[PDB]
RNA sequence: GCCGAGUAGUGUUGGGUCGCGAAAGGC
Numbered sequence: 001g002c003c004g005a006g007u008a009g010u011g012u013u014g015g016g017u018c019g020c021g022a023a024a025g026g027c
Stems, first nucleotide, its partner, number of pairs: 001027003009020003
């Protein structure tokens, strides 16, 4: 690389069906 994974984590809005976004491990 690919899977893990837009997941864990994190931030800000009055309005999240929101933005940003890893690692161990597997192959």
Molecule: HEPATITIS C VIRUS IRES DOMAIN IIID